[PDB]
Context: one part of a larger RNA, bound to proteins that are not shown
RNA sequence: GAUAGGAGGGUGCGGCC
RNA sequence: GAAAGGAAUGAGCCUCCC
RNA sequence: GAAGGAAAC
RNA sequence: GCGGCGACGCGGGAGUACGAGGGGAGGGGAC
RNA sequence: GGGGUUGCAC
RNA sequence: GUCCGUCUUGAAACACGGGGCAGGGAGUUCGCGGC
RNA sequence: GUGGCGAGGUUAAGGGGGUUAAGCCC
RNA sequence: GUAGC
RNA sequence: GCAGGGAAAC
RNA sequence: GACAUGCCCGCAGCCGGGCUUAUGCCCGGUGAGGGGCGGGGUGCGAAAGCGCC
RNA sequence: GGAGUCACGGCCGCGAGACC
RNA sequence: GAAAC
RNA sequence: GGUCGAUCUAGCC
RNA sequence: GGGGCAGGGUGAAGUCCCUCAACCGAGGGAUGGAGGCC
RNA sequence: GCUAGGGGUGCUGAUGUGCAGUUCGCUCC
RNA sequence: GUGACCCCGGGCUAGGGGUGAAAGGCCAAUCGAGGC
RNA sequence: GGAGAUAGCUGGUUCC
RNA sequence: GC
RNA sequence: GAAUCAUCCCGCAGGAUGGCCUCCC
RNA sequence: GGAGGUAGGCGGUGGGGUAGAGCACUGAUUGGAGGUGCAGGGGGCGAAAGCCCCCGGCCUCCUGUCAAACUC
RNA sequence: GAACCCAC
RNA sequence: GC
RNA sequence: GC
RNA sequence: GUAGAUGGGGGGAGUAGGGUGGCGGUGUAAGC
RNA sequence: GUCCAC
RNA sequence: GAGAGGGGAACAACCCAGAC
RNA sequence: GGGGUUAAGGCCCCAAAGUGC
RNA sequence: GGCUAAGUGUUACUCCAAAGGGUGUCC
RNA sequence: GGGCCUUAGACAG
RNA sequence: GUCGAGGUCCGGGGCCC
RNA sequence: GAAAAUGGACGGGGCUCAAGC
RNA sequence: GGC
RNA sequence: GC
RNA sequence: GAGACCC
RNA sequence: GGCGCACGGAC
RNA sequence: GAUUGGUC
RNA sequence: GUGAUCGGGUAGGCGGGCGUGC
RNA sequence: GGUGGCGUAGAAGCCGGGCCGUAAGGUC
RNA sequence: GGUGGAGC
RNA sequence: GCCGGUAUCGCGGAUCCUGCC
Numbered sequence: 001g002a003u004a005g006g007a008g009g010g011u012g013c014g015g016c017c
Numbered sequence: 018g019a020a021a022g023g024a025a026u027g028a029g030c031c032u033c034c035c
Numbered sequence: 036g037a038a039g040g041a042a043a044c
Numbered sequence: 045g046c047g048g049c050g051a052c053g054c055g056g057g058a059g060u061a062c063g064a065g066g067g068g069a070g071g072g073g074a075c
Numbered sequence: 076g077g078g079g080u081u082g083c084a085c
Numbered sequence: 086g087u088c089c090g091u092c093u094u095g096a097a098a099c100a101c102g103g104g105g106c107a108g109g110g111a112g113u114u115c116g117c118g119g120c
Numbered sequence: 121g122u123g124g125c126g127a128g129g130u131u132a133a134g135g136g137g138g139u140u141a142a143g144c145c146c
Numbered sequence: 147g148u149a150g151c
Numbered sequence: 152g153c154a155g156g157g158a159a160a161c
Numbered sequence: 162g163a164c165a166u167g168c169c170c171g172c173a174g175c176c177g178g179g180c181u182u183a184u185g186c187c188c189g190g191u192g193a194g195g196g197g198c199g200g201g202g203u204g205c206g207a208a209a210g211c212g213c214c
Numbered sequence: 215g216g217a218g219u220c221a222c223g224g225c226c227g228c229g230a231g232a233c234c
Numbered sequence: 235g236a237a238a239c
Numbered sequence: 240g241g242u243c244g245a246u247c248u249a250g251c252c
Numbered sequence: 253g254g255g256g257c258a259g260g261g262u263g264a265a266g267u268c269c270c271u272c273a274a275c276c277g278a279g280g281g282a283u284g285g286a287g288g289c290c
Numbered sequence: 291g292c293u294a295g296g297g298g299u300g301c302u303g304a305u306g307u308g309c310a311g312u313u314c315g316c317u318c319c
Numbered sequence: 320g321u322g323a324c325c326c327c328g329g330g331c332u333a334g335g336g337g338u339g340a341a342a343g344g345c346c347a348a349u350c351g352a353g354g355c
Numbered sequence: 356g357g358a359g360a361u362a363g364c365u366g367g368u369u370c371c
Numbered sequence: 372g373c
Numbered sequence: 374g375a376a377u378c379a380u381c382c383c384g385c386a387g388g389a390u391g392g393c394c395u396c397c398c
Numbered sequence: 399g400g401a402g403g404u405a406g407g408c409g410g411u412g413g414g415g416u417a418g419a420g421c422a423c424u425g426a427u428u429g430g431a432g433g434u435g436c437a438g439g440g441g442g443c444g445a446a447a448g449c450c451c452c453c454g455g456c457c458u459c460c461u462g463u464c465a466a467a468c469u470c
Numbered sequence: 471g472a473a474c475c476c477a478c
Numbered sequence: 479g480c
Numbered sequence: 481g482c
Numbered sequence: 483g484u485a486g487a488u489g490g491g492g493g494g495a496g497u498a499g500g501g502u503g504g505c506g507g508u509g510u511a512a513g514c
Numbered sequence: 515g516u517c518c519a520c
Numbered sequence: 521g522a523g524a525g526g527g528g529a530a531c532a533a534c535c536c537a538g539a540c
Numbered sequence: 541g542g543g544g545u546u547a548a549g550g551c552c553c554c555a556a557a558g559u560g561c
Numbered sequence: 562g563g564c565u566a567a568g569u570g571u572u573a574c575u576c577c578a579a580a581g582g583g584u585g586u587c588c
Numbered sequence: 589g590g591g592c593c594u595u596a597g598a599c600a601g
Numbered sequence: 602g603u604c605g606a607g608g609u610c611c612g613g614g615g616c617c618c
Numbered sequence: 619g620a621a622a623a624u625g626g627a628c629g630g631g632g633c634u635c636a637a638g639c
Numbered sequence: 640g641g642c
Numbered sequence: 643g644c
Numbered sequence: 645g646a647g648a649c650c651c
Numbered sequence: 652g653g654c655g656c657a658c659g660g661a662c
Numbered sequence: 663g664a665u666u667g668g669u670c
Numbered sequence: 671g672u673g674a675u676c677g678g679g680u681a682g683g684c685g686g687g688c689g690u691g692c
Numbered sequence: 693g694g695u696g697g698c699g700u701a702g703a704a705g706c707c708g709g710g711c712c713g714u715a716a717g718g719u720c
Numbered sequence: 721g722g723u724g725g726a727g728c
Numbered sequence: 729g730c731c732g733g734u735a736u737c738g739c740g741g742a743u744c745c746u747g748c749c
Base pairs, nucleotide, nucleotide: 010085011084012083013082014081015080016079017078023075030071031070032069033068034067035066039062044056045054046053047052088103089102090101091100104749105748106747107746108745109744114230115229116228117227118226119225120224121222122221123220124219125218129151130150135146136145137144156161164199167198168197169196170195174191175190176189177188178187179186180185201214202213203212204211205210233367234366235364239357241355242354243353249332250331251330252329253327254326255325256324257322260290261289262287266283267282268281269280270279271278272277296319297318300316301315303314304313334350336346337345338344370687371686372684373683378391379390380389381388382387392497393496394494395493396492397491398490403482404481407480408479410478411477412476413475414474419469420468424465425464426463429460430459431458432457433456434455436454439452440451441450442449501520502519504516505515507514508513525536526535527534540653542651543650544649545648550644551643552631553630554629560642561641563639564638570633571632582618583617585616586615587614588613589611590610591609593608601603654677655676656673657672658671660670661669662668688738690735691734692733693731694730695729697728698727705723706722707721709720710719711718712717
C1' cells in the first nucleotide's frame, strides 16, 4: 500500500525502521 | 544503527551572561 | 556583534 | 506632539528590542 | 552524524 | 522539474538512434616539412 | 619546451674491445 | 669510423 | 652552416 | 663577388645630481640587444634608380 | 657588421587504409 | 557503410 | 582478373 | 536411347450397291475411318 | 471428357510469424 | 487432353558468354550481365 | 582475389 | 581551472 | 572564448585566401 | 619592442545631398485670360492674288496638382 | 536643405 | 586640442 | 574621461 | 598603459545553412 | 540586405 | 544560437537580470 | 555556505502581499 | 475624484475586426 | 467650444 | 394666443452600443 | 454593424460606487 | 487622472 | 503601504 | 517579491 | 565566512 | 625546492 | 598585497590533476 | 629500470557500510 | 564487517 | 606506495560486435 496525475527526479523537514 | 565518523575527557537537549 | 532593523506611548 | 479629506506620514522613543556569526558559565546523562 | 522507505509544500 | 545522445535557426516532439546486463570498441606507424 | 657543442655541428653503413646476451666502451 | 648532410 | 646575386656565362 | 662598425635615435643596466621616511619619481651622460641612415656585392639598365644580399 | 648544428619530447601540414 | 569496376 | 556451375530452368542430340 | 495418354462422338479421301427411266437424269442405301477435330 | 498426365482464368476464396521463402479448395483450359 | 503432346536415363552449349515461339525472359530460392 | 576500393554523403568517437 |  | 561575412574555384551539402578566437615571444 | 592608444564627450577645421520642402533645369499636370497666323485642321469665301471666323499649336500671367532613376 | 555620419 |  |  | 597598451613575429584552430527584433527594396499578404 | 540588441 | 535565476499561464526572441 | 534590501511586476481566492484612499 | 451597465473589460508585446451609424450616457 | 431666441419676449400642445 | 423656464442648431472629446 | 464545425476558456474561480477603465 |  |  | 545590490 | 583565478612581492 | 614547482 | 574595474558558456585554444597494464 | 614495503596470524577479486577529496577517485 | 585461498 | 620510462590506457549510444537474461 485499493479517492489519486506526471520523464519517476531536485530543496527542506516530518512518520516508521 | 558493533567496527570503520564524533561522543561519559560528555550527545541531542534545558537555563543564563558578553 | 556586520549589512539590516521594529513597536507601546 | 504635529501634518493630511484618506490610505498614511513626520520628530522623539532609537539606530533601542532584535540581528549572520563570534565567546563564556551552569544542569542533565546517550545520543 | 549517517542510511532504507514513505508523506507534505514548492 | 515535459528523459538521454544527434543533425538543426529551432527537440518533450507526431524528426533519427534508444528491452536489460557483462565483456570488446575508434587520432595509430613511417617518410618529408613548419614551429 | 629543454639539453650538448659552437664558426663550427653531427654522424651513416661498418670495425675493434667486453659480455650469458642485441645491453656497455672506443 | 669525415663518406655524407 | 660559414657569401650572396643571376636563366646562364660569370 | 660584400661593413670583423662611418653616423644618429634609443629600452633595460650602469654612473652623477635633486625630491621623497623608505620604495619610488625626475633631470643629465654612457648605452649591449633594438630601430634608422650612410657605404658595399650582384641582376636589369647608357646612367640615374630599384630587387635580393 | 659571424650563429649554426645535433638530440629528446610535443602540436600541425602532405602521402600512404591514415580516427572507425 | 555503397551501388558498382 | 582467374576460376565453378545446364540435378532448377532454356535450347539441341 | 526409352515410357505413357479410360471411355464416347462426328464422319474426309477412298470403295460402292439398289430402283425408276434412258436423249438427259432423279431418288434411296451402305462401307470407309482422316483430322495440330469435338 | 475430374482416365492418367499437363496448365493456371476467376473467386482478387482459405492461408498470408502458412502445410509451403508461391501451398490448399472450388471454378476453369 | 493423338499432338508444335507429357515424362525419364545418357550427352553437348558457360558469363559481355550461353539460350530465348522475344517477356530483357531462363542460366541451381541470385539475372538490364550468374556464383566463388 | 585486386580490397581495408572510393564519396564533398549518413552514423559513431570513452576521465575530472 | 582560464 | 567565436562564426554562418567579403573575393576565387564545373563553385552552390565541398574547399582556399581574409575577417572573428586562443597560446607563446 | 618600449610610450603611447582612443570605444565615450566638448569645442574647432572640412566633406555630404537622405528626410522634409520646392518648381529655378528635366519630365508630368486642371481650367481661364492676353499675344502670336503660327507650315496645322473645319467651315463659309474668291479664279486664284487671297480673306472672315471656330478649333488646334506656340509663348506670358493667374489658378489647382507631382517625381526612386528632378533640385534654386 | 536638416537630424545624422565620417576624416583630422 | 582638451 | 578611460 | 612600464604589473608593458598601440604595434610586430610565430603555433593551433573552429566558422562558408543562422533565427527573432527595428529599418530599406520587393510582394495582396505570408514570405524573399 | 542592413543595425548587433537577445 | 552558445545563457542560469525571477515574471508574461505555459514561450528562443518580450521585461528584470547576466551565474564560484 | 549564510543574513538583509531591492528589480520586472504584483497585492479578492488559487498565490506572498489591500476586498487600500 | 470621475466614467462604464456592455460581463464591455479583467491583454505592455509575442494573439486582439473595419467602413458606416447611435436624443445611450459624462463633458 | 461656438451662433439664435432667450425666465409671463424662448420650444412643445 | 393661450399658458410660463430654458430651448434651439452646429463642430468636437471620454466610455459604451 | 459581429456567422463554424469534439465540450471550454479573462490562466481558472469569479468580479458591477469592481476584483473593469 | 493621482496617491 | 506592503 | 530574484542567484540582482549590500554584509 | 570560505574556494579558485589573474597580476605583483617575500621566502 | 637538486626537471615544469611549493608556503605566505 | 590588489581585484567597483576577476568567476555563464557551444565550436575551439591553453594549464593542472585522477585511473589502468608492463 | 630503481627505491621503500605488505601477505597463509590470510594477497588479488567480490558484496554491504564509515571517512576524506569540488571531482576524476583514494583509503579503512 | 563478510566471502576468498596466493599473490600484491 | 614513490621516482623515472613505456602503452592494443578510461565508454551509454555507432538500426555497433559476442554471450547471457